[PDB]
RNA sequence: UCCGUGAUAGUUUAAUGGUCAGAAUGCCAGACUGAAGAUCUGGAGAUCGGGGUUCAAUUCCCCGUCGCGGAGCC
Numbered sequence: 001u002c003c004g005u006g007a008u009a010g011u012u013u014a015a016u017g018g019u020c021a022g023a024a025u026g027c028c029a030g031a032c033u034g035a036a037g038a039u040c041u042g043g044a045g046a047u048c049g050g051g052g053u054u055c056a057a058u059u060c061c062c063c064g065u066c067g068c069g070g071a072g073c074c
Base pairs, nucleotide, nucleotide: 001071002070003069004068005067006066007065010025011024012023013022027043028042029041030040031039048064049063050062051061052060
Other pairs, nucleotide, nucleotide, family: 008014tWH009010cHS009023tHH009045cSS010045cHS014021cWS015047tWW022046tWH026044cWW033035tHS053057tWH054056tHS
């Protein structure tokens, strides 16, 4: 520099192009306590950044950043 390959809640993670992106460890009240912790009942935070293709995109295309791994002859 060059080829490929990853990117999803705060963290670790699900998905072939749709009821509204799914979980776990979250958030709000509830109970429970002398106050809590944990716990048990109920209820309502993410697709890395752009730009494309498509009736429809986390999913396919392009460009960038970052991590990964490999590359003559020497």